This is an experimental structure of RNA (23S rRNA, nucleotides 2142 to 3049) from Pyrococcus furiosus, with 908 nucleotides shown. Among the 63 different proteins in the entry, which are not shown, are 50S ribosomal protein L10e, 50S ribosomal protein L14e and 30S ribosomal protein S27ae. Entry title: Promiscuous behavior of proteins in archaeal ribosomes revealed by cryo-EM: implications for evolution of eukaryotic ribosomes. It holds a match to the Rfam family "Archaeal large subunit ribosomal RNA". Its Rfam clan is "LSU clan". A reference for the family is Yusupov et al. (2001), "Crystal structure of the ribosome at 5.5 A resolution", Science. The entry is indexed under archaea, archaeal, ribosomal, 70S, kink-turn, protein synthesis, RNA, RIBOSOME. Armache et al. published it in Nucleic Acids Res. in 2013: "Promiscuous behaviour of archaeal ribosomal proteins: Implications for eukaryotic ribosome evolution". Released in 2014, the model rests on cryo-EM data to a resolution of 6.6 A.

Context: one part of a larger RNA, bound to proteins that are not shown
C1' cells in the first nucleotide's frame, strides 16, 4: 500500500497474505470495541558518542575584587636608626706561663737628657685575667738572646683577623611636627573648616580568589557502575604433533639486581643416601662408598647444562669506539620506539695456544617528537673584523606504568541532542542452574513387617508456574503492577460421580488411580499478585491468554518534576531506605462477533407448512433433612448404607396476577409568587411534599429430570501361551457427574442447494419461402429396433413483418400484541382498527356555589372570620372494557410475468 479470515506450523524466535486444512454468495444499518504489535512519539527508562547545557567543587586554567610591595604623583624640618665611604680611636685568660704568647714577615736588638726605673693617685674597659692611661715624686735603666711552648717575643716594624664605639662625606628606612600638591565639607563666589604627602588616582609585583568563564573528568567490560585492567611485558597451557591462534582464557611474574652475579683461563663435580666419627640429638667439621643431574645457575616459569654455562681460584675490566647486514618488535604482510644474532675496521683484556669477549645460558627488567641539560669535535649567527652570547650537526641524561606520549574532578529524577534493540529495564522467544512435578534404586523406621505409611545417599526424567542465564525481536512510545469487570482453555483435581489399598472395626482418615460435565465463594490487613486470619462451606485446587485483561474502568503502589527525615558526601547531590503530593488523549476505514435491513444462487416465479444436516449447551449443579436407624460394627464412646420422600441455595429461563419497587397518567395537601379577589392556573426545569392505574422491574412468583448405548478406571468368565494356575494372550459379562442418545436452543446458501398443498404465466394475423425441417399409422426387400424405399393425413409447424394478456407482491390507509431505521404483526366498510358518545370497571378523596356551625371583637348589630359540617360513595381523572358504523380506516400508485436457451426418458 491492499484486504472475506480463522487455526496450528514456519517464519527477526509475539501472522489475515509462505505451508497444511477448515469456514466462505454481496453490500447496508446499529452496537462494543477483539485484532489491523490501529491513530497521536524519530522512547522522557538504558546505553554509546572523544555532543551539547545547567550546577558543584581543596579538579585543570584562566579572570574580576581584595590585601599588600614598588615607581611616578610626592613638599619642608627634626629625631632615632641600617648600610657603605675616610681618617681614627679601648678591646685580645689553647695550656705550660718569667705571663691574658691573636696571625704571620723583616727581625734580636730597640728603648733610654730622642729623658728610665720604683714609689702615690687620678680617668679607664675588662675574664675584677690583668693592660692601657694624663698628675707628679723622681732620676739612670729596662727587655731577650737564654728556654720551655703544638706554633715566640708586652726587642722593635708593617699591614690584617675580633667586639666596639665615634666627629665628618653619601644613601636607605622607621616616628612625630609642618603646610604648598592632592583629597572630603561649606560657600554664586570671596573665603574658610577638616585631613596631609597619608590617602586618593595610574603603573608594575606577589598572594588570595567558583564572584566570573572556558573546559576536561579516558578506554576495557557477558548493557552499564561499584569492583578488576587481562591497557606495557615475561612463562607453560589453552593451542587441534610444522606456523598463526582469542575471551575480566588455569598456573604464577617484571618494571630490578649484579662491575662479579661479567670476561678468559686452570683445576674440579653434585643434591640425598649408607658405614665409621663427635654429640643428648644435632650442626658445623672428619674419612670412605653409592649417586646421570633430585643440586646449581640472583629473580616467574618453561627451555640449556656435569671432563660445564656450576664449584673454586687467579687475571681482568669489550656493561669498548665506528660502521654495516639480518631477525625480532609488526609470522605470512604495511609498523615507530626499542632489543638481539652476525661482520669487518680500531684500541685493549685474558689465555702457552688455538681462540673468546658486539655484559650478565636464554627467554620480563619496555619509553617518542619537541624541550633542557651534559660532553666531544665540527659549520654557522644578515657589509666586514674581533668580542660576548646564540642557532646547528652527534651522543647521553631528565616523562608521559592509561606503557607508538593530551596538560585535566564530580553531579543532574531540572535535562537537552544524535542515534541503537549492535545494549539494560519491560513482556515474548530460546534455556531450565533454581522451580515444580515425576520415576528408578532402596540404606532405613513402622509392633514382628523396606514397600499400609514414612524414606536417607544417588540417579534419571517430564514441565515451563518461579528465579537466573541470553540478547534473538521491539528503544519514528507491542502502555506497568496490584486490582475491577469479561470470557476461553489446561490437569500433574480441592468437592462432587465411579474405584484400589491399608497398620480399612464404625463414623474419620493417609495413600494411588479414572475424571475438567458442573462447583471451587464471604470478609479483616497489606499497594500487594503471594501470603497471615476469621467466620462459614461439599470443598471454599493450581496454572496459561502481551507475569490475559489502560483505543474497558480504576490508578493505590514502581521508576518524573514540590517536600521532609535517616544514612552518605566538602559540596552540587544521591538512594529498588522511610514518607505526603503528583494528567490517564482518539469521531472505527479495514476485520472480529451480537443483533437487524436489502437482494442474488438453489435452474420459469408465488403463498402457506413441514424435515433436520448440521451448530449450541451445565440446564442444570450442590447440600440438608425425615424415613431408614439410635439400626448394621463396637466393650463403651460412638454410628453407616440401599431404597422411598420433603426443602434450601448457586446457576438458569419466563413471568407481575401477589406482593416491592416506580410510575414527570392522574389526584390532593402545600411554601413563594403573579393573574384585583373568587374560582380556574403560571413557573421555582417532577417545586416540595402524600398516595398510585396501564406498563417494566425484584426486593415478588412460576418452570429448569428420569432413562437407555458405547466405554474409562475397576471387578469377573472361559481360558491357553506355561498339561495347572490365570480377568486378556483371543472370545466374552458387568462397569463414571464423563461420551452419544434423551431435552432445549437454532437451523432450504445443508452445492446430495429439500419435502408438501395450491395458485400462475402457459397466444393471433395477411401475404411470401420451407417442412419423412416437426409429429403419426399402414405394405414389402433389409434390420432385434431407430432406420431406407413405397402408400395415407395434419385445423398444422417453421422463417421474416406487425401483433395479447399481467397471478403474485410491494407503497397506500387506521393501530399495534412489534419496532433504532428498515422489519415485525392485525385490521381497512365483505369491517368495530384508532377516535367520539354513552356506558362498565379502576385512581384520587369531598369540587365550584350555596346553606348553617365557628375562638372571639363590635353600636354584642349590619357582620370579620381560620376552620368545621351538610349539600356531595361529591369532583376530577384513565394508557382499560363493551355498546356503537358518527368520524377517520379514502383517495390512487408500482414492480412482476409471457411451458422457458438446448438434451433426454413416455406419447404427440
Nucleotide at each position: 500500500u491492499c484486504u472475506g479470515c480463522c487455526u496450528g506450523g514456519c517464519g527477526c524466535g509475539c501472522a489475515u497474505g509462505c505451508c497444511a486444512g477448515g469456514g466462505a454468495c454481496c453490500c447496508c444499518c446499529g452496537g462494543u470495541g477483539g485484532g489491523a504489535a490501529g491513530c497521536g512519539a524519530a522512547g522522557a527508562c538504558c546505553c554509546c558518542a572523544u555532543g551539547g547545557a545547567g550546577c558543584u567543587u581543596u579538579a585543570c586554567u584562566g579572570c574580576a575584587g581584595c590585601c599588600u610591595g614598588c615607581c611616578g604623583u610626592u613638599g619642608c624640618c627634626a629625631c632615632a636608626c641600617g648600610g657603605c665611604g675616610g681618617g681614627g680611636g679601648g678591646u685580645g685568660c689553647g695550656c705550660a706561663g718569667c705571663g691574658u704568647a691573636g696571625g704571620c714577615g723583616g727581625g734580636a736588638g730597640g728603648c733610654g737628657u730622642c729623658g728610665a726605673a720604683g714609689c702615690c693617685c687620678g680617668g679607664c674597659c675588662u675574664c675584677c685575667g690583668g693592660g692601657u692611661c694624663g698628675g707628679g715624686u723622681g732620676g739612670a735603666g729596662c727587655c731577650g738572646u737564654c728556654c720551655a711552648u703544638g706554633a715566640g717575643a708586652c726587642a722593635c716594624c708593617g699591614c690584617c683577623c675580633a667586639c666596639u664605639c665615634c666627629c665628618c662625606g653619601c644613601u636607605g628606612u622607621g616616628u612625630g611636627g609642618c603646610u604648598a600638591a592632592c583629597c572630603c565639607c561649606c560657600g554664586a563666589a570671596a573665603g574658610g573648616g577638616g585631613g596631609g604627602a597619608c590617602a586618593g588616582c595610574g603603573g608594575u609585583a606577589g598572594g588570595u580568589g567558583g564572584g566570573c568563564a572556558g573546559u576536561u573528568u579516558g578506554g576495557c567490560u557477558g548493557g552499564g557502575g561499584c569492583g578488576g585492567c587481562a591497557c606495557g611485558c615475561c612463562u607453560c597451557c589453552g593451542a587441534a604433533a610444522a606456523g598463526g591462534u582469542a575471551u575480566c582464557g588455569g598456573a604464577g611474574g617484571c618494571g630490578c639486581c649484579c662491575u662479579a652475579a661479567g670476561g678468559u683461563c686452570g683445576g674440579c663435580u653434585c643434591a640425598g643416601g649408607c658405614g665409621g666419627g663427635u654429640c643428648a640429638g644435632g650442626a658445623a667439621u672428619c674419612c670412605g662408598c653409592c649417586g646421570u643431574a633430585g643440586a646449581g645457575u640472583g629473580c616467574a616459569a618453561g627451555g640449556g647444562c656435569a671432563a660445564a654455562a656450576g664449584c673454586c681460584g687467579g687475571c681482568c675490566u669489550g656493561a669498548c669506539u665506528g660502521g654495516a647486514c639480518c631477525c625480532g618488535u609488526a609470522a605470512c604482510a604495511g609498523a615507530g620506539g626499542c632489543g638481539g644474532g652476525u661482520c669487518c675496521a680500531g684500541c685493549c683484556c685474558c689465555g702457552a695456544a688455538a681462540g673468546g669477549g658486539u655484559g650478565g645460558c636464554c627467554u620480563a627488567g619496555c619509553g617518542a617528537a619537541c624541550c633542557c641539560c651534559u660532553g666531544u669535535g665540527c659549520c654557522u649567527c644578515c657589509c666586514c673584523g674581533g668580542u660576548g652570547g646564540g642557532g646547528g650537526c652527534c651522543a647521553g641524561g631528565g616523562a608521559u606504568g592509561a606503557c607508538a606520549g593530551a596538560a585535566a574532578a564530580g553531579c543532574u529524577a531540572c535535562c537537552c541532542u544524535g542515534g541503537g534493540g549492535a545494549u539494560a529495564a519491560c513482556a515474548g522467544a530460546g534455556u531450565c542452574g533454581u522451580c515444580u512435578c515425576g520415576g528408578g534404586c532402596g540404606a532405613g523406621a513402622g509392633c514382628c513387617c523396606a514397600u499400609a505409611u514414612c524414606g536417607a545417599c544417588c540417579c534419571c526424567g517430564a514441565g515451563g508456574c518461579u528465579u537466573g542465564c541470553u540478547a534473538c525481536c521491539u528503544c519514528g512510545c507491542u502502555g506497568u503492577c496490584g486490582g475491577c469487570u469479561c470470557u476461553u482453555c489446561c490437569c500433574a483435581u480441592c468437592c462432587u460421580g465411579g474405584c484400589c489399598c491399608u497398620g480399612c472395626a464404625g463414623c474419620a482418615g493417609g495413600g494411588g488411580c479414572c475424571a475438567a460435565g458442573g462447583g471451587u465463594g464471604g470478609g479483616g490487613g497489606u499497594g500487594u499478585u503471594c501470603a497471615c486470619c476469621c467466620a462459614u462451606u461439599a470443598a471454599a485446587g493450581g496454572g496459561g491468554a502481551a507475569c490475559g485483561u489502560g483505543a474497558g474502568c480504576u490508578g493505590g503502589g514502581u521508576u518524573u518534576a514540590g517536600a521532609c527525615c535517616g544514612u552518605c558526601g566538602u559540596g552540587a547531590g544521591a538512594c529498588a531506605g522511610g514518607u505526603c503530593g503528583g494528567a490517564u488523549g482518539c469521531u472505527a476505514u479495514c476485520u472480529a462477533c451480537c443483533g437487524g435491513g436489502g437482494g442474488u444462487g438453489u435452474u420459469g416465479g408465488c403463498c402457506g407448512c413441514c424435515u433436520g444436516a448440521g451448530g449450541g449447551g451445565a440446564a442444570g449443579g450442590u447440600g440438608c433433612c425425615c424415613c431408614u436407624a439410635g439400626u448394621a460394627c463396637g466393650a463403651g464412646a460412638g454410628g453407616a448404607a440401599c431404597a422411598g420422600g420433603g426443602u434450601g441455595c448457586c446457576g438458569c429461563g419466563g413471568c407481575c396476577u401477589c406482593u416491592g419497587g416506580u410510575c414527570u397518567a392522574c389526584c390532593g395537601g402545600u411554601u413563594g409568587u403573579c393573574c384585583u379577589c373568587c374560582c380556574g392556573g403560571g413557573c421555582a426545569u417532577c417545586g416540595c411534599c402524600g398516595g398510585g392505574c396501564a406498563g417494566c422491574u425484584a426486593c415478588g412468583c412460576c418452570g429448569c429430570a428420569g432413562c437407555c448405548g458405547a466405554u474409562a478406571a475397576g471387578g469377573c468368565c472361559u481360558g491357553a501361551a506355561a498339561g495347572c494356575a490365570u480377568c486378556u494372550a483371543a472370545g466374552g459379562c458387568c462397569g463414571a457427574a464423563g461420551c452419544g442418545g434423551c431435552c432445549c436452543c437454532c437451523g432450504a446458501a445443508a452445492a446430495u442447494a429439500g419435502g408438501c398443498g395450491g395458485c400462475c404465466g402457459u397466444u393471433c394475423c395477411c401475404u411470401g419461402g420451407c417442412g419423412c425441417u416437426u409429429g403419426g399409422g399402414c405394405c414389402u426387400g433389409g434390420g432385434c429396433g431407430a432406420c431406407c424405399g413405397g402408400c395415407c393425413c395434419a385445423u398444422u409447424g417453421c422463417c421474416a413483418g406487425g401483433g395479447a394478456c399481467g397471478a403474485g407482491g410491494g407503497c397506500u390507509c387506521g393501530g399495534g400484541u412489534a419496532g433504532a431505521a428498515g422489519a415485525c404483526c392485525c385490521g381497512g366498510u365483505u369491517g368495530a382498527u384508532a377516535g367520539g358518545g354513552c356506558g362498565g370497571g379502576g385512581a384520587u378523596g369531598u369540587a365550584a356555589g350555596c346553606g348553617g356551625g365557628a375562638a372571639g371583637g363590635g353600636u354584642c348589630a349590619a357582620c370579620c372570620g381560620a376552620c368545621c359540617c351538610g349539600c356531595u360513595u361529591a369532583g376530577u381523572c384513565c394508557g382499560c372494557c363493551g355498546c356503537c358504523c358518527c368520524u377517520a380506516a379514502u383517495c390512487g400508485c408500482c414492480c412482476g410475468a409471457g411451458g422457458u436457451c438446448c438434451u433426454g426418458c413416455c406419447c404427440c